Annotation:
An RNA structure, in which 48 nucleotides are resolved. It comes from the structure "A pyrimidine motif triple helix in the Kluyveromyces lactis telomerase RNA pseudoknot is essential for function in vivo". Primary citation: Cash et al., Proc.Natl.Acad.Sci.USA (2013), "Pyrimidine motif triple helix in the Kluyveromyces lactis telomerase RNA pseudoknot is essential for function in vivo". The structure was determined by solution NMR and released in 2013.
RNA sequence: GGUUUCUUUUUAGUGAUUUUUCCAAACCCCUUUGUGCAAAAAUCAUUA
Numbered sequence: 001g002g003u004u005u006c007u008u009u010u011u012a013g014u015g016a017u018u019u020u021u022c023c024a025a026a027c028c029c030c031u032u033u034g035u036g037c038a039a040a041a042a043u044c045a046u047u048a
Stems, first nucleotide, its partner, number of pairs: 001028005012047010022036001023034001
């Protein structure tokens, strides 16, 4: 500098999946691993 690890919110409404973000540990060989505590748009099921 930035990578890794997976949960929670919204976009005409509710809700599912993805992107993108701060976050918490660490890794630079090993980086991997978050239900994170979260937030937005996209797109769709359906509805006026």